[PDB]
Context: one part of a larger RNA, bound to proteins that are not shown
């Protein structure tokens, strides 16, 4: 989805209308009712997953607006002051043989001299001196690029400070004033920057989180080749040693015993081999000594591992070596852990490429170094959180509830019997230890459901099991009686109201015969609630830097659905049930079968008896009064009594008077018959029989039989019942029965029952009862509100009786 759409138990993707076995069921309609159809509505909001999303937070990362600092530009003058210059002209050199405070060398051979002879100043005027002869260097006679140096006008380049005005900024007014090369703007650089962005925030996981783990080595699991998993059981590791390595030679440990460190005898791997474990190992793989560096370079037949990347062993070849008389051995270590790709960066070598060419730059190749890239096949050089404000995609691949499986735990039963019980195991119990049963506890698993199976508690309505709380029947007792203990039988009927708390639970109070334990989706929200919990608000404590969080507390916080099917409660319509009228009907039954009903207490008598020393105090049998539950009834009582009677307030109308009517959702008050109803009144809560539970006895004589025996079981009283399909019986009718109409003791419709004209069925009328309580009119009293009499008056929801006036056969139908 389609439907010809029953129940139980079982089964089954684990809760069946549809499968199996057994049962039930004539078919339908109408009114009802929601236990099921894992009912309808919404691709679960909870939980998990996605190298999904959004927004929020923060020393998560990387950014970025903004702000800031310096430099350059816009951007100028002057003045001192501090550094950088570099030039006049001057100052400044007792190695030393010398006239001498010898300056780096040379021209120099006459310089100085009237422009007047080592120096500011004073001053002799007709001279001071050269290869002059000595010297590393010679003239202090002069010169010229003058140096060791110090002064020194000068010009140039920076800096900070001050000052100015003219850039720039601002204020007044029809030209003045104030700041000022600062501020401010552009570019570059440093700092800051959750103010604002883009993002990251792993996986495994007996759900997820919290913990733990992530690569490699050794053992066990591992089932005698290899391999083999788990959040299985045990450990180790991210190296060490230039000897702890290569080789040649030599040697033999550890433990025990004798003597009591050597020497010997037993014994056998138990010592050592750096480092875990395993395997191995004795002329060694261990220990000692000498020399060495093969802890080489380039290769490698052939194999062992295996997704691949890659890893392992290796005879042998070429070169250069070490040790050894030699044979030979050596490409680190007794072996198996001690490492990580590519991209990128550094170094040594080579001299391969070299952007027209030569070069160079820059690459390549060989050797080699740099990652707790440890989440160890490493997503990036570079990354944490919150969401209860959340969203989307999915998942029963995966948690919370419930179902299912299980039964450690739990509950209950049993076995043993030390010991307790004065004696005495088992009246009552029961240590140390064992065997089960159940499927209610706490749990385990994750098989159903995430395109939805809505929680705890209360309410309402229940029903089942019996491992029995009460009532009933028994055995035993450490049972005198009374009151109990314990076990067996027994599920018929019962099993309270309150205080605190959302509570279940539990405590407390008053009761009771007792106040049972469990299952039913911890029964029951398309039956009710909505106090707790478990959305969004807020607060406290605590935790968090924070956003927030709590398994802590506290106040608040939308409960949808008209029932199609099954089920169930009621009520009818049709239909099978040969009959003789192709049969159609009206009554009265029977009851295969089904349902209902089923309780208890107190007091009194027996009897103050039995029992008992006493106090106490029965069994059995019979009465009475109550309580609960059930079935009816309405005479009286109470409630109600919306077209009854009376009183009365506001208002509108009948002009007013008088008397009324409408509305105030019976306007409001006081009564009220019938009807209904309980708070009222009745009736039951039996009897007899049958079979028999525990238990109890009799007969037997091994197989058994029989008797007694309970609120339990089956009939009997009560209610339904012939669709009881073997379909029943009896009486009657045959223009019969219905239908229609008036009704009602009956009623949702339907159905039933009465009456239907030679008729009291309904209405009306008349009388009475019953209710109300004293009508109007008139008279009297009073000023008047009003009072009194006529008068148990007037009125009428109902009830009865009388009566065909109306409607029911007025059907000349």
């Nucleotide at each position: 989805g389609a439907a010809u759409u029953c129940u139980c138990c079982g089964u089954g993707a684990a809760g069946a209308u549809g499968c199996g076995g057994a049962g039930u069921a004539c078919c339908a309609a109408c009114g009802g009712c929601u236990a099921g159809a894992c009912g309808g509505u919404a691709a679960g909001a909870c939980c998990c997953c996605g190298u999904g999303c959004a927004c929020c937070u923060u020393c998560a990362c990387u950014a970025u607006a903004g702000c800031u600092u310096c430099g350059c530009a816009g951007u100028g003058a002057c003045a001192a002051c501090c550094u950088u210059g570099a030039u006049c002209g001057a100052a400044u050199g007792u190695g030393u043989a010398g006239g001498a405070u010898a300056g780096g060398u040379g021209g120099g051979a006459g310089g100085u001299c009237c422009u007047c002879a080592c120096a500011u100043a004073g001053a002799a005027a007709g001279a001071c001196c050269a290869a002059u002869c000595c010297u590393g260097a010679a003239a202090g006679a002069c010169c010229a690029c003058u140096c060791u140096u110090u002064c020194g006008u000068c010009u140039a380049a920076g800096g900070g400070u001050g000052c100015c005005u003219a850039a720039c900024c601002g204020c007044c007014g029809c030209g003045g004033c104030g700041g000022g090369a600062c501020a401010c703007u552009g570019c570059g650089a440093g700092g800051u920057g959750g103010g604002u962005a883009g993002u990251u925030u792993a996986u495994c996981u007996g759900g997820g989180g919290c913990g733990g783990a992530u690569g490699c080595c050794u053992c066990c699991u591992a089932a005698a080749g290899a391999g083999u998993a788990a959040c299985g059981g045990a450990g180790g590791u991210g190296u060490g040693c230039g000897a702890a390595g290569g080789u040649a030679g030599g040697c033999u440990c550890a433990a025990g015993c004798a003597a009591a460190u050597c020497u010997g005898c037993u014994c056998g791997u138990g010592a050592g081999c750096g480092u875990a474990a395993u395997g191995g190992u004795a002329u060694a793989a261990g220990c000692c000594u000498g020399c060495c560096u093969g802890a080489c370079u380039g290769u490698g037949a052939g194999a062992c591992c295996g997704a691949c990347u890659g890893g392992u062993c290796g005879a042998a070849c070429a070169g250069a070596g070490a040790c050894g008389a030699a044979a030979g051995u050596c490409g680190g270590c007794c072996a198996u852990a001690g490492u990580g790709a590519u991209c990128c960066g550094g170094g040594a070598g080579u001299c391969c490429c070299g952007u027209g060419u030569g070069g160079a730059a820059g690459g390549g190749c060989u050797c080699u170094c740099g990652c707790u890239c440890a989440a160890c096949g490493g997503a990036u050089c570079a990354a944490a959180g919150g969401u209860a404000c959340g969203c989307c995609g999915g998942g029963g691949a995966u948690a919370a509830c419930a179902g299912g499986c299980u039964g450690a735990u739990g509950a209950c039963u049993c076995c043993c019997a030390a010991g307790a019980g004065c004696u005495c195991u088992u009246a009552u119990c029961g240590a140390c230890g064992g065997a089960g049963u159940c499927g209610u506890u706490u749990g385990g698993c994750a098989c159903c459901u995430c395109g939805a199976u809505g929680u705890c508690g209360a309410c309402u309505c229940a029903u089942c099991a019996c491992a029995u709380c009460c009532u009933g029947g028994g055995g035993u007792u450490g049972a005198a009686g009374a009151a109990g203990g314990u076990c067996c039988c027994a599920a018929g009927g019962g099993u309270u109201c309150g205080g605190u708390u959302g509570u279940u639970c539990g405590c407390c109070g008053a009761u009771u015969c007792a106040a049972g334990u469990g299952g039913u989706a911890c029964g029951u929200g398309a039956g009710u609630u909505g106090g707790g919990u478990u959305u969004a608000g807020a607060a406290c404590g605590u935790c968090g830097u924070g956003a927030g969080a709590c398994a802590g507390u506290u106040c608040g916080g939308u409960u949808c659905c008209u029932a199609u099917c099954u089920a169930c409660c009621g009520u009818u319509g049709g239909u099978g049930u040969u009959a003789a009228a192709g049969c159609g009907a009206g009554a009265a039954c029977u009851g295969c079968g089904a349902g209902g009903a089923g309780c208890c207490a107190a007091c009194c008598c027996u009897a103050g008896u039995a029992c008992g020393a006493g106090a106490g105090g029965a069994c059995u049998g019979g009465g009475u009064u109550g309580g609960g539950c059930c079935a009816a009834c309405c005479u009286a009582u109470g409630g109600u009594g919306u077209a009854c009677c009376g009183g009365u307030u506001g208002u509108u109308a009948u002009g007013a008077c008088a008397a009324u009517a409408g509305c105030a959702g019976c306007g409001c008050c006081g009564g009220g018959a019938a009807g209904c109803u309980a708070a009222g009144u009745u009736g039951g809560u039996a009897u007899g029989g049958a079979a028999g539970a525990a238990c109890u006895g009799c007969u037997g004589c091994u197989u058994a039989g029989c008797g007694g025996g309970a609120a339990a079981u089956c009939c009997u009283u009560c209610u339904c019942u012939a669709u009881a399909c073997a379909a029943g019986u009896u009486c009657u009718c045959g223009g019969a029965a219905c239908a229609g109409g008036u009704u009602u003791u009956a009623g949702a419709a339907c159905a039933g029952a009465a009456c239907u004209u030679c008729g009291a069925u309904a209405g009306g009328c008349g009388a009475g009862a019953g209710g109300u309580g004293g009508a109007a009119g008139c008279a009297c009293c009073g000023c008047g509100a009003g009072g009194u009499g006529u008068g148990g008056a007037g009125c009428c929801a109902u009830c009865u009786c009388g009566u065909a006036c109306u409607a029911a056969a007025c059907g000349a139908a």
An RNA structure (26S rRNA, nucleotides 2336 to 3169) from Brassica oleracea var. botrytis, in which 813 nucleotides are resolved. The entry has 84 different proteins, among them S5 DRBM domain-containing protein, uS12m and uL4m. Primary citation: Skaltsogiannis et al., Nat Commun (2025), "Structural insights into cauliflower mitoribosome in translation state and in association with a late assembly factor". It comes from the structure "High resolution structure of B. oleracea mitoribosome". The reconstruction used 219,403 particles. An Rfam search finds the family "Bacterial large subunit ribosomal RNA" in it.